[PDB]
Context: bound to proteins that are not shown
RNA sequence: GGGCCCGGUAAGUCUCUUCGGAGAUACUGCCGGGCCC
Numbered sequence: 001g002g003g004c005c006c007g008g009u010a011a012g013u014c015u016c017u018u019c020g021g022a023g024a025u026a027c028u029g030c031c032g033g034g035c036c037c
Stems, first nucleotide, its partner, number of pairs: 001037009011028002013024004
Other pairs, nucleotide, nucleotide, family: 010011cHS013026tWS017020tWS025026cHS025027cHS
C1' cells in the first nucleotide's frame, strides 16, 4: 500500500410522509474490532 470479515452508525442512499420528519440498512462514508497478502 491493497483486500476479506464482525459489531456499531445512519451522513450519503432508498421507501413513506401530516414535507417537520419517520422507517429501512444492501452499497459508499464514519466509529470500534478481527484477519489475509
An RNA structure (16S RRNA FRAGMENT), in which 37 nucleotides are resolved. The 2001 paper behind the entry is "Detailed analysis of RNA-protein interactions within the ribosomal protein S8-rRNA complex from the archaeon Methanococcus jannaschii". On the sample the depositors note: The rRNA fragment was obtained by transcription from synthetic DNA template using T7 RNA polymerase. Entry title: RNA-PROTEIN INTERACTIONS: THE CRYSTAL STRUCTURE OF RIBOSOMAL PROTEIN S8/RRNA COMPLEX FROM METHANOCOCCUS JANNASCHII.